[PDB]
RNA sequence: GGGGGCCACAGCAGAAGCGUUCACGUCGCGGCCCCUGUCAGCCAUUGCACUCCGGCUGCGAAUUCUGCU
RNA sequence: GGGGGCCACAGCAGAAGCGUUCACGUCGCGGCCCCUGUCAGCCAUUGCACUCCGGCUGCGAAUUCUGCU
Numbered sequence: 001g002g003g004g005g006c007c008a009c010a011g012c013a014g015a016a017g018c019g020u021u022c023a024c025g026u027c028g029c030g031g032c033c034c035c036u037g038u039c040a041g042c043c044a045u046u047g048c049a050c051u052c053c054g055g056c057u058g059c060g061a062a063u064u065c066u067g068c069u
Numbered sequence: 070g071g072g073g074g075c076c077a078c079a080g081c082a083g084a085a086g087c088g089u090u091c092a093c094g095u096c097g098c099g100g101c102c103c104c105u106g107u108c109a110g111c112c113a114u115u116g117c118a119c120u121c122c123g124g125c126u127g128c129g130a131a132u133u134c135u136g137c138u
Stems, first nucleotide, its partner, number of pairs: 001036006010069007017029003023095004039058005070105007080137004087097002108127005
Other pairs, nucleotide, nucleotide, family: 007030cWW021023tHS022096cWS027091cWS028062tWS029062tHS037060tWW038059cWH038060cWW079138cWW086098cWW090092tHS097131tWS098131cHS107128cWW
């Protein structure tokens, strides 16, 4: 990065601040998990193919306020 | 990615693709050379700081067109 599950939370709209971005706009920014592309770390592999394809582990970004009901 | 040097390049309009991107839109996508953020490989380092800062080597984002003038 993608897909589900818990536990929050009255809705809708908006402003700003952030996050991601070469930058701008959209987008996104409550806690805990789980699964999975990539990437990284470690281990293993010295292998003659015309091909997806070894194992484990880890990373999984960002809040304030203001209206209306 | 950025900073420079040397040449090559007529305007308007589009289609597909690509690049950058969580993903879209804006933007960007001619050649060569030099320097350089980062990144990667190898070597060296077991180190008590409050900080740019070991050495060598390598990569260096992305298009062919299409009509009209």
The PDB entry is titled "Chimpanzee CPEB3 HDV-like ribozyme". The RNA (chimpanzee CPEB3 ribozyme) with a sequence from Pan troglodytes has 138 modelled nucleotides. Rfam match: Mammalian CPEB3 ribozyme. The family has 14 seed sequences and 5,706 matches in Rfam 15.1. Rfam's curators write: The mammalian CPEB3 ribozyme is a self cleaving RNA located in the second intron of the CPEB3 gene which belongs to a family of genes regulating messenger RNA polyadenylation. This ribozyme is highly conserved and found only in mammals. The CPEB3 ribozyme is structurally and biochemically related to the human hepatitis delta virus (HDV) ribozyme and the HDV ribozyme is proposed to have arisen from the human transcriptome. There is currently only one other known self cleaving ribozyme in mammals, the CoTC motif. The entry also contains U1 small nuclear ribonucleoprotein A, not shown here. NCBI's taxonomy places the organism under Eukaryota, Gnathostomata, Boreoeutheria, Homininae, Pan. The entry is indexed under Ribozyme HDV-like CPEB3 intron brain, RNA. It was solved by X-ray diffraction to 2.18 angstrom.